[PDB]
Context: one part of a larger RNA
RNA sequence: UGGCCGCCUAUGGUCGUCAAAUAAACUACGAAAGUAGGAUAAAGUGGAAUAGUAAGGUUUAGCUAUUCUGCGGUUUCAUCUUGUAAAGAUGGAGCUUGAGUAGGCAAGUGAGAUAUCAAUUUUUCUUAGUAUGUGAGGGUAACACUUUAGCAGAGGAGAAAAGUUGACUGGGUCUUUGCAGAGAUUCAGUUGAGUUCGGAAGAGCAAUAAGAAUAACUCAUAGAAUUCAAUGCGAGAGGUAGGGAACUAAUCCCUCCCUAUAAUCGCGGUAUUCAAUAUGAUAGUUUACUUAACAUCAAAUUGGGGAAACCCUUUAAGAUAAGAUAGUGUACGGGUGGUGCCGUUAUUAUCCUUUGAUAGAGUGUACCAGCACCUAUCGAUGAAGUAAACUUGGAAUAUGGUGGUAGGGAUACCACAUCGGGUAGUUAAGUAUUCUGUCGUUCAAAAGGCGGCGGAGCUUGUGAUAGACCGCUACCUGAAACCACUGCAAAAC
RNA sequence: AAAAUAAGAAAAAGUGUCUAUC
Numbered sequence: 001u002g003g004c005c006g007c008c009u010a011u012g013g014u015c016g017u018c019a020a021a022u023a024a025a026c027u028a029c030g031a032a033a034g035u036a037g038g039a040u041a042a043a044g045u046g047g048a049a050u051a052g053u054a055a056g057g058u059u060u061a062g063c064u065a066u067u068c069u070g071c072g073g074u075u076u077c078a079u080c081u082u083g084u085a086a087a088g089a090u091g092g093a094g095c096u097u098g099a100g101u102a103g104g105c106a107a108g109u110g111a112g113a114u115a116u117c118a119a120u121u122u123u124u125c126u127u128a129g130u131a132u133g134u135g136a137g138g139g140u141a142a143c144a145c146u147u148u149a150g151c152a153g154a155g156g157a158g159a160a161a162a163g164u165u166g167a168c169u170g171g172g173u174c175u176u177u178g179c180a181g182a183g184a185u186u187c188a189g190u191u192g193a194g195u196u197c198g199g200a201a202g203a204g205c206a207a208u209a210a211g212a213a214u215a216a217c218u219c220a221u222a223g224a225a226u227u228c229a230a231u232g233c234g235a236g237a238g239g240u241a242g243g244g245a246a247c248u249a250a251u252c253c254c255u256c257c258c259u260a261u262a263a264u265c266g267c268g269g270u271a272u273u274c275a276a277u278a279u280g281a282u283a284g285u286u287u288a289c290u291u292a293a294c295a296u297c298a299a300a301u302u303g304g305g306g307a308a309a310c311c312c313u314u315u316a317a318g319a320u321a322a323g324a325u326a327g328u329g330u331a332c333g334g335g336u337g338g339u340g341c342c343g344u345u346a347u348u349a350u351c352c353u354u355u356g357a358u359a360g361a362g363u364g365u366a367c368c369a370g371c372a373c374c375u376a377u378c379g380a381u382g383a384a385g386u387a388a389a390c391u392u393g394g395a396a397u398a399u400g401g402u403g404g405u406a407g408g409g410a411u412a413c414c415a416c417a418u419c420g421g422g423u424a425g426u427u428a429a430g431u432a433u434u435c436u437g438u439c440g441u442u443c444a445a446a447a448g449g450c451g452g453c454g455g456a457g458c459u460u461g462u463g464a465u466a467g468a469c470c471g472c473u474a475c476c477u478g479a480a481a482c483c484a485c486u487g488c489a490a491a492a493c
Numbered sequence: 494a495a496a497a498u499a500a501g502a503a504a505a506a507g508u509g510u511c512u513a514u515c
Stems, first nucleotide, its partner, number of pairs: 002015004006105006026037004044071010058492001072096010108221005113214002116210001117166011132152003139145002167190009177489005194205004223274004228269001232267004239261006276399004283391002286388005295320003300315001303312003323351006331344003352382001354380007362373004401416005418479008428460004434456009463515007470507001
Other pairs, nucleotide, nucleotide, family: 001016cWW002019tSS006275tSS008400tSS021042cWH022041tWH023040tWH023094cSS024039tWH024075tWS025038tHS030033tHS041074cSS042073cSS042095tWS054490tWS060490cWH102401tSS107392tHS108224tSS115211tHS129153tWS130154tWH131153tHS135149tHS136148tWH138146cWW158317tSS186237tSS198201tHS215391cSS216284tWS227270cWW231268cWS236262tWS236263tHS280393tWS280394tHS281393tHS282392cWW285389cWW293321tWH298317tHS299316tHS301314cWW302313cWW322352tWS329344tWH330345cWW353381cWW353383tSS361373cWW425505tWS426471cWW427461cWW443447tHS462508tWS473505cSS476499cSS
C1' cells in the first nucleotide's frame, strides 16, 4: 500500500487478496479413561431449574449471573442412491458470538398542526319605503261619484358574513413487570344522512365512510428506508373443526379446559438504494405591496327606438388576480333496465391574461429622431411587476478529530486517543575513620563479625545559596459502558 | 455510603526558566 468494523476525516483493532478468531474434525500413542500436536464455519427467537442483589428479624416482586432444553442457522462424521455426480435421503456429534473513542451526515420514516367539497340553520343587505292596507281635507254631484296629504308596511327571488352536521357507545388483545392514562388493531350494539316502492298514511336496503398535499410548517429518530414462491421464531381478536375434565341410573346440548386454522403485530434473514464542510452556477414555494386602480361578469333597475319579448343607455347589493364556454370522449375510476355522458386527465375550436416580430393611421412628449397608444397578420405564454426571508447545490478550488498559544488576525507549532488520585526521584569524580539501607554468609538465642551493590558527610569541579513555575523518569491505586408511548410503585404479625 | 490500612533495593530522570540575596 490493500480488505473488514453503515458513509467522510483523525486515532485504534483485526486480517493478507476465496483477504476475523475458537471448538468438534484430522494426525500419533493407549484395552478403556485420556495424553501430546492441530486446520477451519455461522442468523437468531422461545421455555425450565438454581445462586446472587433485596434498611433493622422473618415472608414476597423485579433484575444480575451459572446450567438444561424446543425450532431454526452453521460445520463435520457414518450408512445408502448419483460418479458420464460435487447433488439428494436417513442416523449421530460440535458451536449458536468478536470489531472501541471523538466531530459531522436524514427531500428517508413516525407523530402533531394547517386546506377544500356537500347538505342545513340564524342574522344582515339589495329589488323597495316598491306591492298592498288605512285615510283628514278638496273637487264634481243632489243626494252620489273619484281618490289626495299623513300613518302602517311585505312575501318570493338574489347576494354576503358567522355556526352546525359528515358519527357514537361497550368488550378483548398489543406497547418489559404491578396500578392509572394515551395510541394502535379486531369483534358486537345503537342512531338515520342518503336511496328504492307508494298522491298520502306506510314498507324495504335497517348503504359505516366526501377529502388531498407539505425539500422550502413544527417536534422526534444516527444508522435508516424499500423489496422478497419461496425468509426463521414467538404472541394473537372473531368464526369453524377435533378432543378432555366434571354432572348423572344413563345419553345429548349450553357453560369450563386443551389443540389445529390465523385478521393484525414484535424481533431477525436475502436483495437493492442513500449517506463530510465552505465559496458559487442551475432549478423553485410562502409572506407583503402595486390592487379589484384600469377592465370583465351579475338577480334586478332608469331613459329612448322598433314588428305588439329585438336593440341602445343609466344605476346596483356582489363576484373574478387565471381561468371560462362548447365538442371529440384517448387514458384512469363510478352509476343504470339501457343510453346520455357522472368525476379526473389528455386533445380540438373560440374568448380572456402576459409578450415577440412585420406593416398602417392619429395624438402626446417644447421641436426633429426615438418611445408610448390604437388596428391588422404570424408565433410564444397561463396571470404580470416590485421587495424581504427560505430550499436545492454541476464543474473547479480550498478544507475535512478535540483542546491550547504571544495587543488583534492568517500561516505554523505543541499535547491527547474513555477519565482521575497518590508515593519515591531528577550534575560528575575521588575519599583515611565512623554511621546507615538492601542481599548473602557466620553465630543455639541476644549482642556482634566477614563480603557484594548504594546513601549521608568531607574535598575538587559545575560561581554559590533560597523561593516560585514548567517539564521528565520509575512505581502504587480508583471510576465509567444499559429497552420508556406518558405518571406512580414491593408488602405481612 | 466517607478516609486510613500499599507506592522493597539496584538501574532509570532537564546541573531547565524567572525573581531575590551574596

Shown are 515 nucleotides from a PDB entry: RNA (GOLLD RNA nanocage, nucleotides 4 to 560). Primary citation: Kretsch et al., Nature (2025), "Naturally ornate RNA-only complexes revealed by cryo-EM". The sample was in a buffer at pH 8. Method: cryo-EM, resolution 3 A. The entry became public in 2025.